Annotation: 23S ribosomal RNA, nucleotides 2018 to 2904 from Escherichia coli K-12: 887 nucleotides with solved positions. The sample was in a buffer at pH 7.5. An Rfam search finds the family "Bacterial large subunit ribosomal RNA" in it. Its family is annotated with ribosome and structural constituent of ribosome in the Gene Ontology. Ions in the entry include magnesium and zinc. The entry is indexed under Ribosome, Antibiotic, Myxovalargin A, MyxA. Among the 27 different proteins in the entry, which are not shown, are 50S ribosomal protein L30, 50S ribosomal protein L33 and 50S ribosomal protein L24. The work is reported in "The Myxobacterial Antibiotic Myxovalargin: Biosynthesis, Structural Revision, Total Synthesis, and Molecular Characterization of Ribosomal Inhibition" (Koller et al., J.Am.Chem.Soc., 2023). Entry title: Cryo-EM structure of the E.coli 50S ribosomal subunit in complex with the antibiotic Myxovalargin A. It was solved by cryo-EM to 2.1 A.

Context: one part of a larger RNA, bound to proteins that are not shown
C1' cells in the first nucleotide's frame, strides 16, 4: 500500500483479522453501541540533543546614542595683583695669615679727590658679624696702592667674570577688575509688508562669557552585537578533565566502567662525579643519675633496617651509610633499538675536543628506577654582517642560546564573556526521560522448614524467638526493549468482566470446643456483598445500617461512551528565594473537553440460495443462553446442657429485604384528539351567541393507551455423579489399617430437574395432509436441448388494516364480508348548553334541565372503501445396490 479484513493461547522489535497450535463459522443487506483496528485530525508543545533561534535580565563580555571634565578653534582691549623666566642692575668674594668684609684669573701702576683727599664724625645699612661697607655731614688733598700681608697681591688698575644676587623691562602663566568691538538675545520700536516667520535698522541688556566644532578623561542595559563547556545508567545538583604507582587483565604487550586504593604540579652546588672504607631492625644480659625507649659494653638475630618523597620493581660488588679531592648537572655527534595515529618520548655502545677523581685496569654526557608539566603564535635580552628594496650603512628579518601561560576544561576555539523564558519558537531522537507495555523479582505480599520459649504443667488448642527454603507479580524499586511524523493524566459517573490467597450464605477436622458464642485449619467461586457528614481525593476518619459491606487483575477496566473538582499553559497576589529578569517541600482567586462508523466486536431484524418433485402445518432436540441471594419471627423448647446465669442441634411454619418477570382490575401518574371557569385583544354588521391569537394564554378536572409508586408470580423440592471430611469389610505387614481388591455415605461448586431460543444440528432429522398420471422434434446421445397444448396444490402482489412494527418480518381481513371509516344504542368523562320564560334599577339569579357537548372505549349495522382478473409456481420427480411383491 494492496485485502478473500473471526475467537482464544502461545510465539514474536518484548499487547497479532493476517505467525503456530486449536475453537468455531453457509452469501448478502437494514436500523443501532462504541471495546480494538497502539482508529482520524496535527513531522510531541513534555523531556533530551544542536558548538539552533528569538525577545527579557544584570555589579557576564566589549561597544556605544546621552550627559558631564579639560586643552586647542571662534576669541578681544586695559588694569592690578602674582609666577616665571628674561636686556640689564646692584648686590655680592673677611679663609689660616691681614690694607682684611680682598673674587679669582687674566689683563694690567695705581685707582681715587663735589661723591666735595685722606681722615675724621655720624646716622644707615651691610657683612664673615668680626666687624665692615655706604650715606650724608665734616673735615680737607689728599688718600691707597705693590700698600704690609694672603688661598689669591690685589678691587692698585681694567677686562673677563662667577661668589651672591634686588630691581627694570619681559615668550609669557596666573588670578581679579574692568571695559566694548567677536559673539548670543525665545526685551521694545522702524522698514520690506495689508505678515506674532524671516531678513535688516535703531536702541537696551548680557559679554569674550554662554554656545557650538576637533581631541580628551569619566559615566552610560538608554541602546546593540553576542558568550554563558564536556563526561553523564535521562538531564539537572554532586564529582571529575594532565601526570605517576598498584590491583582488575585471563602467566608476552595492550586492554573498560561515576570499577577498587594511594601519590605528583618538587627537591638537592649536593642529597651530583671519583676514590678509600663502612654496614642494619629488633630483642635478652651487664652497668651512674637513666625509666617502657637517650649513652655504653658482650650476646642472640641476620636486613624483618634503611631509600630526600606515593606505590611497585629493585638494592651487599650494596643502589644504604661515613670521609678525602672535585666540577662529566660537559660542547659537537651518534652505530643500533624501543613505544606512539601523528605532534613526540625513551634506552644507548662508539667517534673527536677539553676535563674530574684513581698509583692503575678505569669510572663520570645528573641523582636506584619510574611523577614534578604545557604545543604553536606574538613579543623580550644577549651572541652571530647570514640578509639588508639605487649605492653606502642603518631599521627590520633570520639563525645559535634564553626568557614570559593552574592556557588545570591541562593536543591549549578569542587580548577579552553571565543569566531568564509559563510569551516562546525551529531543526531533530523512542540514539533519551514522565504514563502504560516488556524483562527481573533486591523490595513488597502470600505459604512453608527447624522448634528456643509463652501457654499452670504441656513447642506445636492458639502464638512463635535465633535461623532456613519456596511462590505469585501485586507495591516500591531496577533497566531503557516498544511508542516523540502524539498510545491525553488523577477521582467521579455509566457499564461491565475473570481469579480466589473466601467478607456472607453451604460442608467439614482440631480446640486451653458445657450450651450461647468464639479460635484456627481444610472443601467450595453458585448468588449476593451499605447509605451519608468532611475533602478535588483514591485513601482515611467519623454517623447511622446489613447475612455480609472480600481481595486482586481487566492500558492502576472504561473521555472516537459522559465529566473535568485536582495536577499541568498564558491573567494576579502572598509566603519565600533572587541586584534582578523571574522561580518554588509551597499556597491562592480565574480559566474553550472534536470526530456524520469503513473493517472487527456486540445487540437487534430481514433478503438469497441450500436441504434433491412441489406444497400447507404440527413437532422430535443435537447444541446455547437465563435462573440460582437471604433476614426476622413463632412452633419444636424455655427442652438438651448448665451450679446459676443464660440457652441449642436436627425438623417444621409464617412473614419481610433486594433483585427478577408478567400485567392494568384496583390505587395513582401522564392524558396539547373529551368537557368547562377566566384574562388582554382582534374578527364574524351589531345584541346575544362563537372562533382565531397571546408557553396547550393562563388554569381545574378527565377517556382509551402507555405507566410505578400499583398487584400477581418466581428462586425450589427431587435426582446423579463428587469434593474436603467420615466408614464398613480387608490383607500386603499372623496384629493393626478408609484401599490395594471390594462396598457405603457426603456441599449453595458439576450433571440433571424450572424458563426462553433452537434442524444453515450442510451429520440440513421425524409425523400429518395435499396437489400434478399431455402431445411432439432436433443434436454432440445425455440427470441433453427446443416446440405446441397445458398452469395445480400453494404462494406472492395489490386494497382495508392491527394490543405487530425503524423499515422489512409478524398475524386479521377483500362482498359466500364487520378489515377500517362513518352511522346506531350504551357507556365514561365534564357539570344544568343554545334559545325561551321568569325575578331583580343592574351585574345576576331561577325555572325548562343532571342539561348540553363527549377521543383513541363496550355491543351492534354493509352506509363508503376493502374489482372479475392478472402475475408466478407445473404436467409424476437421478443412479447403484439389498429386501419384498415372488422368502
Nucleotide at each position: 500500500g494492496a485485502a478473500c479484513u473471526c475467537g482464544c493461547u502461545g510465539u514474536g522489535a518484548a499487547g497479532a483479522u493476517g505467525c503456530a497450535g486449536u475453537g468455531u463459522a453457509c452469501c448478502c443487506g437494514c436500523g443501532g453501541c462504541a471495546a480494538g483496528a497502539c482508529g482520524g485530525a496535527a513531522a510531541g508543545a513534555c523531556c533530551c540533543c544542536g558548538u539552533g533561534a528569538a525577545c527579557c535580565u544584570u555589579u557576564a563580555c566589549u561597544a556605544u546614542a546621552g550627559c558631564u571634565u579639560g586643552a586647542c578653534a571662534c576669541u578681544g582691549a586695559a588694569c592690578a595683583u602674582u609666577g616665571a623666566g628674561c636686556c640689564u642692575u646692584g648686590a655680592u668674594g673677611u679663609g689660616u695669615a691681614g690694607g682684611a668684609u680682598a673674587g679669582g684669573u687674566g689683563g694690567g701702576a695705581g685707582g681715587c679727590u663735589u661723591u666735595g683727599a685722606a681722615g675724621u664724625g655720624u646716622g644707615g645699612a651691610c657683612g664673615c658679624c668680626a666687624g665692615u661697607c655706604u650715606g650724608c655731614a665734616u673735615g680737607g688733598a689728599g688718600c691707597c696702592g705693590a700698600c704690609c700681608u694672603u688661598g689669591a697681591a690685589a678691587u692698585a688698575c681694567c677686562a673677563c667674570c662667577c661668589u651672591u644676587u634686588a630691581a627694570u623691562g619681559u615668550u609669557u602663566g596666573a588670578u581679579g577688575u574692568u571695559c566694548u568691538a567677536a559673539c548670543g538675545u525665545u526685551g521694545a520700536c522702524c522698514c520690506g509688508u495689508a505678515a506674532u516667520c524671516c531678513g535688516g535698522g535703531u536702541u537696551g541688556c548680557g559679554g569674550a562669557c554662554a554656545g557650538u566644532g576637533u581631541c580628551u578623561g569619566g559615566u552610560g542595559g538608554g541602546u546593540a552585537g553576542u558568550u554563558u563547556g564536556a563526561c553523564u545508567g535521562g538531564g539537572g545538583c554532586g564529582g571529575u578533565c594532565u601526570c605517576c604507582u598498584c590491583c582488575u587483565a585471563a602467566a608476552g604487550a595492550g586492554u573498560a566502567a561515576c570499577g577498587g586504593a594511594g601519590g605528583a604540579g618538587c627537591a638537592c652546588g649536593a642529597a651530583g662525579g671519583u676514590u678509600g672504607g663502612c654496614u642494619a631492625a629488633u630483642c635478652c644480659u651487664g652497668g651512674u643519675c637513666g625509666g617502657a625507649c637517650a649513652u655504653c659494653a658482650g650476646g642472640a638475630g641476620g636486613u624483618u633496617a634503611g631509600u630526600g618523597c606515593a606505590a611497585u620493581g629493585g638494592c651487599a660488588u650494596a643502589a644504604g651509610c661515613c670521609a678525602g679531592c672535585u666540577u662529566g648537572a660537559c660542547u659537537g655527534c651518534g652505530a643500533g633499538c624501543g613505544u606512539g595515529a601523528c605532534g613526540g618520548c625513551g634506552c644507548g655502545a662508539g667517534c673527536a675536543g677539553g676535563u674530574g677523581c684513581g698509583a692503575a685496569a678505569g669510572c663520570a654526557g645528573g641523582u636506584c628506577a619510574u611523577a614534578g608539566u604545557g604545543a604553536u603564535c606574538c613579543g623580550g635580552u644577549g651572541g652571530u654582517u647570514c640578509u639588508g628594496a639605487a649605492u653606502g650603512g642603518a631599521a627590520g628579518g633570520g639563525c645559535c642560546a634564553u626568557c614570559g601561560c593552574u592556557c588545570a576544561a591541562c593536543g591549549g576555539a578569542u587580548a577579552a564573556a553571565a543569566g531568564g523564558u509559563a510569551c516562546u519558537c525551529c531543526g531533530g531522537g523512542g540514539a533519551u526521560a514522565a504514563c502504560a507495555g516488556g524483562c527481573u523479582g533486591a523490595u513488597a505480599c502470600c505459604g512453608c522448614c527447624c522448634a528456643a520459649g509463652a501457654g499452670u504443667u504441656c513447642a506445636u488448642a492458639u502464638c512463635g524467638a535465633c535461623g532456613g527454603c519456596g511462590g505469585u507479580g501485586u507495591u516500591u524499586g531496577g533497566c531503557a526493549c516498544c511508542u516523540c511524523g502524539a498510545u491525553g493524566u488523577c477521582g467521579g459517573c455509566u457499564c461491565a468482566u475473570c481469579a480466589c490467597a473466601u467478607c456472607c450464605u453451604g460442608g467439614g477436622g482440631c480446640u486451653g470446643a458445657a450450651g450461647u458464642a468464639g479460635g484456627u485449619c481444610c472443601c467450595a467461586a453458585g448468588g449476593g456483598u451499605a447509605u451519608g457528614g468532611c475533602u478535588g481525593u483514591u485513601c482515611g476518619c467519623c454517623a447511622u445500617u446489613u447475612a455480609a459491606a472480600g481481595u486482586g487483575g481487566u492500558a492502576c477496566g472504561c473521555g472516537a461512551g459522559c465529566u473535568g473538582g485536582g495536577u499541568u499553559u498564558a491573567g494576579a497576589a502572598c509566603g519565600u528565594c533572587g541586584u534582578g529578569a523571574g522561580a518554588c517541600a509551597g499556597u491562592u482567586c480565574g480559566g474553550u473537553c472534536c470526530c456524520u462508523a469503513u473493517c472487527u466486536g456486540c445487540c437487534g431484524u430481514g433478503g438469497g440460495c441450500g436441504c434433491u418433485g412441489g406444497a400447507g402445518a404440527a413437532c422430535u432436540g443435537a447444541g446455547g443462553g437465563g435462573g440460582g441471594c437471604u433476614g426476622c419471627u413463632c412452633c419444636u423448647a424455655g427442652u438438651a446442657c448448665g451450679a446459676g446465669a443464660g440457652g441449642a442441634c436436627c425438623g417444621g411454619a409464617g412473614u419481610g429485604g433486594a433483585c427478577g418477570c408478567a400485567u392494568c382490575a384496583c390505587u395513582g401518574g401522564u392524558g396539547u384528539u373529551c368537557g368547562g371557569g377566566u384574562u388582554g385583544u382582534c374578527a364574524u354588521g351589531c345584541c346575544a351567541a362563537u372562533g382565531g391569537c397571546a408557553c396547550u394564554g393562563c388554569c381545574c378536572g378527565g377517556u382509551a393507551g402507555c405507566u410505578a409508586a400499583a398487584u400477581g408470580c418466581g428462586g425450589a423440592a427431587g435426582a446423579g455423579a463428587u469434593a474436603a471430611g467420615u466408614g464398613c469389610u480387608g490383607a500386603a505387614a499372623g496384629c493393626a489399617u478408609c484401599u490395594a481388591a471390594g462396598c457405603a455415605c457426603g456441599a449453595a461448586a458439576c450433571u440433571u430437574g424450572c424458563c426462553c431460543c433452537g434442524a444453515g444440528a450442510u451429520g440440513a432429522g421425524u409425523u400429518c395432509u395435499c396437489c400434478c398420471u399431455g402431445a411432439c422434434c432436433c443434436u454432440u446421445u445425455a440427470a441433453g436441448g427446443g416446440u405446441c397444448c397445458u398452469g395445480a396444490a400453494g404462494g406472492a402482489a395489490c386494497g382495508u388494516u392491527g394490543a405487530a412494527g425503524a423499515c422489512g418480518a409478524c398475524g386479521a381481513c377483500g362482498u359466500u364480508g364487520a378489515u377500517a371509516g362513518g352511522c346506531c344504542g350504551g357507556g365514561u368523562g365534564u357539570g344544568u348548553a343554545a334559545g325561551c320564560g321568569c325575578a331583580g334599577c343592574g351585574a345576576u339569579g331561577c325555572g325548562u334541565u343532571g342539561a348540553g357537548c363527549u377521543a383513541a372505549c363496550c355491543g351492534g349495522u354493509a352506509c363508503u372503501a376493502a374489482u372479475g382478473a392478472a402475475c408466478c409456481g407445473u404436467g409424476a420427480g437421478g443412479c447403484u445396490u439389498a429386501a419384498c411383491c415372488u422368502u